[PDB]
RNA sequence: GGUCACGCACAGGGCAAACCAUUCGAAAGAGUGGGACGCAAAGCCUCCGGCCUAAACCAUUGCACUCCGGUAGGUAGCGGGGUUAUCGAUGG
Ligand code: C2E
Repeated sequence: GGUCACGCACAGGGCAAACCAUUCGAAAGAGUGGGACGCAAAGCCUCCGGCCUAAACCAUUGCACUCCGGUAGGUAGCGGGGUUAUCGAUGG
RNA backbone atom coordinates (compact mmCIF):
# COMPACT_ATOMS: atom_id res chain seq x y z
C1' G A 1 0.00 0.00 0.00
C1' G A 2 -4.11 -2.92 -0.73
C1' U A 3 -8.29 -5.85 1.70
C1' C A 4 -11.90 -6.61 5.51
C1' A A 5 -13.97 -4.90 9.76
C1' C A 6 -13.87 -0.50 13.32
C1' G A 7 -15.54 5.24 14.38
C1' C A 8 -12.24 8.21 19.96
C1' A A 9 -10.92 11.91 16.15
C1' C A 10 -7.96 15.15 12.26
C1' A A 11 -8.47 17.72 7.51
C1' G A 12 -11.49 18.43 3.04
C1' G A 13 -15.99 18.39 2.50
C1' G A 14 -20.99 16.23 1.35
C1' C A 15 -26.38 15.07 1.98
C1' A A 16 -30.70 17.85 3.95
C1' A A 17 -35.77 16.54 8.36
C1' A A 18 -39.61 19.97 9.75
C1' C A 19 -41.56 24.22 7.62
C1' C A 20 -42.57 27.48 3.33
C1' A A 21 -43.05 28.44 -2.09
C1' U A 22 -44.17 25.70 -6.59
C1' U A 23 -45.14 21.63 -9.81
C1' C A 24 -47.02 16.57 -10.48
C1' G A 25 -50.37 12.94 -7.96
C1' A A 26 -56.99 10.51 -6.36
C1' A A 27 -53.82 9.83 -2.07
C1' A A 28 -49.75 8.37 0.33
C1' G A 29 -45.92 10.92 -1.55
C1' A A 30 -42.21 12.67 -5.03
C1' G A 31 -39.73 16.63 -8.11
C1' U A 32 -37.62 21.95 -7.86
C1' G A 33 -36.01 26.30 -5.10
C1' G A 34 -35.54 28.28 -0.24
C1' G A 35 -34.40 26.05 4.70
C1' A A 36 -31.35 22.80 8.38
C1' C A 37 -33.46 18.44 12.21
C1' G A 38 -30.11 15.35 11.87
C1' C A 39 -27.00 11.37 9.00
C1' A A 40 -19.98 7.95 8.26
C1' A A 41 -23.04 5.86 3.41
C1' A A 42 -29.20 10.32 5.21
C1' G A 43 -24.94 7.37 -2.03
C1' C A 44 -27.67 4.04 -5.16
C1' C A 45 -31.45 -0.61 -5.58
C1' U A 46 -38.10 -2.80 -3.25
C1' C A 47 -35.29 -9.00 -3.15
C1' C A 48 -37.31 -9.89 2.53
C1' G A 49 -40.25 -8.06 7.19
C1' G A 50 -42.97 -3.54 8.96
C1' C A 51 -45.50 1.00 8.22
C1' C A 52 -48.36 4.73 4.85
C1' U A 53 -51.94 5.31 0.62
C1' A A 54 -57.01 3.45 -1.92
C1' A A 55 -58.43 6.61 -7.89
C1' A A 56 -59.36 2.70 -11.29
C1' C A 57 -59.49 -2.64 -12.07
C1' C A 58 -60.77 -7.70 -9.49
C1' A A 59 -63.13 -10.45 -5.28
C1' U A 60 -66.14 -10.02 -0.92
C1' U A 61 -73.36 -9.31 2.00
C1' G A 62 -69.07 -9.59 5.52
C1' C A 63 -70.61 -9.36 13.19
C1' A A 64 -66.73 -6.04 14.69
C1' C A 65 -64.20 -3.02 19.25
C1' U A 66 -55.30 -6.16 18.19
C1' C A 67 -54.79 -5.68 13.04
C1' C A 68 -55.37 -8.07 8.41
C1' G A 69 -57.64 -9.17 0.12
C1' G A 70 -55.39 -9.48 -4.43
C1' U A 71 -54.09 -5.42 -7.31
C1' A A 72 -51.37 -1.11 -7.58
C1' G A 73 -48.26 2.78 -5.75
C1' G A 74 -45.00 5.10 -1.52
C1' U A 75 -41.24 5.09 2.35
C1' A A 76 -33.76 3.54 0.96
C1' G A 77 -34.43 9.16 6.69
C1' C A 78 -38.60 1.93 9.47
C1' G A 79 -35.43 -1.97 9.76
C1' G A 80 -32.99 -6.30 7.01
C1' G A 81 -30.24 -7.56 2.64
C1' G A 82 -27.74 -5.94 -1.91
C1' U A 83 -24.05 -2.62 -4.33
C1' U A 84 -20.53 1.55 -4.83
C1' A A 85 -17.67 5.15 -2.21
C1' U A 86 -14.48 9.12 1.49
C1' C A 87 -10.83 10.47 5.78
C1' G A 88 -7.38 7.43 8.25
C1' A A 89 -6.43 8.70 16.19
C1' U A 90 2.02 5.40 17.23
C1' G A 91 -5.71 4.08 14.52
C1' G A 92 -7.58 -2.57 14.42
P1 C2E B 1 -20.12 9.92 13.30
O1 C2E B 1 -20.18 9.33 14.98
O2 C2E B 1 -20.72 8.65 12.19
O3 C2E B 1 -18.63 10.42 12.95
C1 C2E B 1 -17.99 11.31 13.87
C2 C2E B 1 -16.61 11.76 13.41
O4 C2E B 1 -15.75 10.64 13.19
C3 C2E B 1 -16.63 12.56 12.11
O5 C2E B 1 -16.67 13.97 12.33
C4 C2E B 1 -15.35 12.17 11.42
O6 C2E B 1 -14.29 13.04 11.80
C5 C2E B 1 -15.05 10.77 11.94
N1 C2E B 1 -15.56 9.75 10.98
C6 C2E B 1 -16.28 8.66 11.31
N2 C2E B 1 -16.59 7.92 10.22
C7 C2E B 1 -16.06 8.54 9.16
C8 C2E B 1 -16.03 8.29 7.70
O7 C2E B 1 -16.64 7.19 7.19
N3 C2E B 1 -15.38 9.18 6.92
C9 C2E B 1 -14.76 10.28 7.43
N4 C2E B 1 -14.13 11.13 6.59
N5 C2E B 1 -14.76 10.56 8.76
C10 C2E B 1 -15.38 9.75 9.65
P2 C2E B 1 -17.56 14.88 11.33
O8 C2E B 1 -17.72 16.55 11.90
O9 C2E B 1 -16.88 14.85 9.68
O10 C2E B 1 -18.99 14.14 11.33
C11 C2E B 1 -19.85 14.24 12.46
C12 C2E B 1 -21.14 13.50 12.18
O11 C2E B 1 -21.75 14.01 10.99
C13 C2E B 1 -20.92 12.02 11.92
O12 C2E B 1 -21.01 11.25 13.12
C14 C2E B 1 -21.98 11.64 10.91
O13 C2E B 1 -23.18 11.15 11.53
C15 C2E B 1 -22.30 12.95 10.22
N6 C2E B 1 -21.71 12.91 8.86
C16 C2E B 1 -20.75 13.71 8.37
N7 C2E B 1 -20.45 13.40 7.09
C17 C2E B 1 -21.24 12.36 6.74
C18 C2E B 1 -21.44 11.54 5.53
O14 C2E B 1 -20.71 11.78 4.42
N8 C2E B 1 -22.37 10.55 5.58
C19 C2E B 1 -23.11 10.30 6.71
N9 C2E B 1 -24.02 9.30 6.70
N10 C2E B 1 -22.97 11.03 7.84
C20 C2E B 1 -22.07 12.04 7.92
Notes:
Entry title: Crystal Structure of the C92U mutant c-di-GMP riboswith bound to c-di-GMP. Solved structure of RNA (C92U mutant c-di-GMP riboswitch), 92 nucleotides shown. The structure was determined by X-ray crystallography at 3 A resolution and released in 2010. An Rfam search finds the family "c-di-GMP-I riboswitch aptamer" in it. The literature on the family includes a 2007 paper in Nucleic Acids Res by Weinberg et al., "Identification of 22 candidate structured RNAs in bacteria using the CMfinder comparative genomics pipeline". The family is grouped with related families in Rfam's "c-di-GMP_I riboswitch clan". Rfam links the family to the GO term cyclic-di-GMP binding. Rfam's curators write: GEMM was predicted in a large-scale screen for bacterial structured RNA regulatory elements. Genes associated with GEMM are involved in a diverse array of functions, including chemotaxis regulation, signal transduction, secretion and chitin. Crystallisation conditions: 25% PEG 550 MME, 5 mM MgSO4, 50 mM MES, pH 6.0, 300 mM NaCl, VAPOR DIFFUSION, HANGING DROP, temperature 298K. Keywords: RNA, riboswitch, c-di-GMP, RNA binding PROTEIN-rna complex.